About this RNA: Method: electron microscopy, resolution 9.6 angstrom. The entry became public in 2008. 23S RIBOSOMAL RNA from Escherichia coli: 27 nucleotides with solved positions. Menetret et al. published it in Mol.Cell in 2007: "Ribosome binding of a single copy of the SecY complex: implications for protein translocation". It comes from the structure "Ribosome-SecY complex". The reconstruction used 39,000 particles. Protein in the same entry: PREPROTEIN TRANSLOCASE SecY SUBUNIT, PREPROTEIN TRANSLOCASE SecE SUBUNIT and Preprotein translocase secG subunit.

RNA sequence: AAAGAACCCCGGCGAGGGGAGUGAAAA
Numbered sequence: 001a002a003a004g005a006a007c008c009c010c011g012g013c014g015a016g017g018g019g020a021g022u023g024a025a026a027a
C1' cells in the first nucleotide's frame, strides 16, 4: 500500500473462535 483475511472447520445459514492465506510485521 487494503493487499480489509478466498477457502475449510465448530457454532443458531449466530456471537465468538480455530486454521488457511495477505502482509516486513495480524507480537
Stems, first nucleotide, its partner, number of pairs: 007019004
Other pairs, nucleotide, nucleotide, family: 001023cWS002026tWW003022cSS005020cWS006020tHS011014tHS011015tHS022026tWH023025tHS